Source information:
Shown are 764 nucleotides from a PDB entry: RNA (23S Ribosomal RNA, nucleotides 613 to 1376) from Mycolicibacterium smegmatis MC2 155. The PDB entry is titled "Cryo-EM structure of the Mycobacterium smegmatis 70S ribosome in complex with hibernation factor Msmeg1130 (Balon) and MsmegEF-Tu(GDP) (Composite structure 6)". The sample was in a buffer at pH 7.5. Method: cryo-EM, resolution 3 angstroms. The entry became public in 2024. Rfam match: Bacterial large subunit ribosomal RNA. Clan: LSU clan. The entry is indexed under cryo-EM, mycobacteria, hibernation, Msmeg1130, Balon, MsmegEF-Tu, RIBOSOME. Primary citation: Helena-Bueno et al., Nature (2024), "A new family of bacterial ribosome hibernation factors".

Context: one part of a larger RNA, bound to proteins that are not shown
């Protein structure tokens, strides 16, 4: 041991131990261990618009591993001494950290290129303006409202030298990491080629030159037969190679093994001893080989090379809190400046919001005999082909082309006779005002300069893309937890100071899963529509509004007519109502179409419209709407409600009444930041999500000046129990082990904190 688990968290039955109160078992202001069952629940770090990610890193523990130091350096800011002054460097004398040492440096007058002048000075011809300078303020005169200026009187000007901190300069400068570049040496015991001196090549074939004999010849060439034993010759072991294939592939082996395979008297193979060395060697030439490495070997040094690139950077809490844009860039994944953050000083509503007042636009819309273009149809009628006017001028004609003008209907990002709403600039009155934690100027320290989706206005694209490029006092994510959307960064509600076994709501919901309504009233749906989709097709159904026909008989159905001229004219092989074109009359009549379908080659035939009869109240056509039907259609398994199930709605529309629901708001209690009042530290009001980043205040470790304390009657260290603080953490509370040092206060100094670098060593 019927059970689907980022391995925890909140609730929690049962069992076991323990401290108290009581009596023999039962509670409590209780404490521990284990946990059946239920709700919630997608590791840590880097780096990204965005990672649980199936992107990177890490097997585990212990130890180690990253903003440090020097300098009378530069800028700023605390603190101390002296102060119109401050202070020495080298050096000299003291076993010290003390005393001397004025050379220099900074301040003290500026303007100009300079001569130079000097509270002025430069330009300039200039009382003629400007530039820079005369700390800062106060009062009074004289002027101008072109921004205020000039004179007088007072006030009196602040620097420098030690030292803490933040940035920065030169140094390896927060730590780690290349391929490669130079100097000097080491290598030919492997491999490439050469030099000297030795060795080796089983066995079997083939039969060159030469020489001899014979034939032939005038002599020859030549032809036969023997000998002879040539060759980068033939077959094939040792030997040297490495063509094919199977095996091996954390191998027996950092290039082998088993089967076959090529050369095997040669440009052969091999032993010993030598020579050629790095931009150089050697190369029957493959960028081959030069010690398991070669498009320039190896080693030490320059050296801690360099890297706009990747990685890593270690304890805590409190307050504030971004950017992914513009310009330039041998620039686009870097950087400079501005923009946006934070700290200090100065100013103090100057910022923001709402009402009103004064302004300039040419967007949306619209309009066009108001311009520039596009463009539809009529009317009129110059000009052209012309025709006929016998050729010329001399007049009418168009299935013709048609200016100009005119009537009516239209279109435009780069059209405008017009013309908003918003937005923007200024004034003004208030609002917020123990706060926006606003605006503005100066200074210290930054980060950012790869953005994403959604709503509105647009470009590119095919008015496709989860596409791409812009605008928006637009939003959220980034950097945001909580509730809803089944799950689901960017959508809807809402911005987490901590605790509560309190209450009310937002978005969304209330049959069971699953908290709260199988809620109430009136209707619709029959499609499981609800719980996907177009052009289009259709006697589904509900509501409302126009009109035709009708008791003179409407609509449906049944009975009977449905004719003649004539086969209308044309066309055609034919065309007779019924390929096709043109007309569509008349007559008898109750009505009967120059014919509504089917049919034939054309006729024939069936039939309809229209009319008369039977029967008896209704019967059609369109318009606007609410819900439905079809079209309908991909591949692991229902799979287009989250599941079960729902029309006896738990579906849809309208009206009404409740409840559920968040870290939102309220109730009670604790903490912190800013400010205010009063007092000589309490009270009150606002506020407290947070990545990069800025500021403040602290915990723990070591070493030390001075002063106190503990310890062989047991220090440090390590292992428990019981407790404590808002955090890092703590207990001169207690036990065990151990065996010699340790605590505290106040100052001084750091090799001062690791979880991660395919980090380093050890153990596992």
């Nucleotide at each position: 041991a019927c059970a689907a688990u980022c391995c925890g968290u909140c609730a929690g039955a049962g069992c076991c131990c323990u401290c108290g109160a009581c009596g023999u078992g039962u509670c409590g202001u209780g404490g521990g261990g284990u946990g059946a069952u239920g709700g919630c629940g997608u590791g840590c770090c880097u780096u990204u618009u965005g990672a649980a990610g199936a992107a990177u890193g890490a097997g585990c523990c212990u130890g180690c591993g990253a903003g440090u130091c020097a300098g009378g350096g530069a800028c700023a800011u605390g603190u101390c001494g002296c102060g119109a002054g401050g202070u020495u460097a080298a050096c000299c004398c003291g076993g010290g950290u003390g005393g001397g040492g004025u050379a220099g440096c900074c301040g003290c007058a500026g303007c100009g290129a300079a001569a130079g002048c000097g509270a002025g000075u430069c330009u300039g011809a200039a009382u003629a303006g400007g530039g820079c300078g005369u700390a800062u303020c106060c009062a009074c005169a004289c002027a101008a409202g072109a921004g205020u200026g000039u004179g007088u009187g007072g006030u009196g000007u602040a620097g420098u030298g030690g030292u803490g901190u933040g940035u920065u300069c030169u140094g390896g400068a927060c730590c780690c990491g290349a391929a490669g570049c130079g100097g000097a040496g080491u290598g030919a015991u492997c491999u490439a080629c050469c030099c000297a001196u030795g060795g080796c090549c089983a066995g079997g074939g083939u039969g060159a030159a030469g020489c001899g004999c014979g034939g032939g010849u005038a002599a020859g060439a030549c032809c036969g037969c023997g000998u002879g034993g040539a060759g980068g010759c033939c077959c094939g072991a040792a030997c040297c190679c490495a063509c094919u294939u199977a095996g091996g592939u954390u191998g027996a082996a950092g290039a082998c093994u088993g089967a076959g395979g090529g050369g095997a008297u040669g440009a052969g193979c091999u032993g010993u001893g030598g020579g050629u060395a790095g931009g150089g060697g050697u190369g029957a030439a493959a960028g081959g080989c030069c010690a398991a490495u070669c498009a320039a070997a190896c080693u030490c040094c320059g050296u801690g090379a360099u890297a706009g690139c990747u990685g890593g950077u270690u304890c805590u809490c409190c307050c504030c809190g971004a950017a992914a844009u513009g310009c330039a860039u041998u620039u686009a994944g870097g950087u400079g400046c501005a923009g946006c953050g934070u700290c200090g000083c100065a100013u103090g509503u100057u910022u923001c919001u709402u009402g009103c007042c004064g302004g300039a636009g040419g967007u949306a819309g619209a309009g066009c005999u108001a311009c520039u273009g596009g463009a539809u149809g009529g009317c009129c009628g110059a000009u052209g082909g012309g025709c006929c006017c016998c050729a010329c001028a001399g007049g009418g004609u168009u299935a013709c082309u048609g200016a100009c003008g005119u009537c009516a209907g239209c279109c435009a990002a780069a059209c405008u006779c017009c013309g908003a709403a918003u937005g923007c600039c200024g004034g003004u009155a208030a609002g917020u005002c123990c706060a926006a934690g606003a605006g503005u100027g100066c200074g210290g320290c930054a980060g950012u300069g790869g953005g994403a989706c959604g709503g509105c206005g647009g470009g590119g694209g095919a008015u496709a893309a989860g596409c791409u490029c812009c605008g928006u006092g637009c939003g959220u994510c980034g950097a945001g937890a909580g509730g809803g959307a089944a799950a689901c960064a960017g959508c809807c509600c809402a911005g987490a100071u901590c605790g509560c076994c309190g209450g009310c709501u937002a978005a969304g919901g209330c049959c069971c899963c699953u908290a709260a309504g199988c809620g109430u009233g009136u209707g619709c749906u029959a499609a499981g529509u609800g719980g996907a989709a177009a052009a289009g097709g259709a006697u589904g159904u509900g509501c409302a509004g126009u009109c035709g026909c009708g008791a003179a008989g409407a609509c449906a159905a049944c009975c009977a007519g449905g004719a003649g001229g004539u086969u209308g004219g044309c066309u055609u092989a034919g065309a007779a109502g019924c390929a096709g074109c043109c007309a569509c009359c008349c007559u008898u009549g109750a009505a009967a179409g120059a014919g509504u379908g089917c049919g034939u080659a054309a006729u024939a035939g069936c039939u309809c419209a229209c009319u008369g009869g039977u029967c008896a109240a209704g019967u059609g056509a369109u318009u606007g709407u609410g819900c439905g039907c079809c079209g309908a259609u991909a591949a692991u398994g229902u799979a287009g409600c989250g599941g079960g199930g729902c029309u006896c709605a738990a579906g849809c529309a309208c009206a009404c009444c409740g409840c559920c629901g968040a870290a939102g708001c309220c109730g009670c209690g604790g903490c912190a930041g800013c400010c205010a009042a009063c007092g000589u530290g309490u009270u009150g009001g606002c506020u407290g999500g947070g990545u990069a980043g800025g500021g403040g205040a602290g915990c723990g470790u070591c070493c030390u000046g001075c002063a106190u304390c503990c310890g062989g009657u047991g220090a440090a260290g390590c292992c428990g129990c019981c407790g404590a603080g808002u955090g890092a953490u703590c207990g001169a509370g207690u036990g065990g082990u151990g065996g010699a040092g340790g605590g505290u206060g106040u100052g001084g100094g750091a090799g001062u904190g690791a979880g991660a670098a395919u980090g380093c060593a050890g153990g596992c």